[PDB]
C1' cells in the first nucleotide's frame, strides 16, 4: 500500500 | 480516514 467483508 | 475480519 491493494483487495474483499461487516462496523462507524 | 478509524475500528475489525481473511488474503495478497
Nucleotide at each position: 500500500g491493494g483487495a474483499u467483508g461487516u462496523c462507524c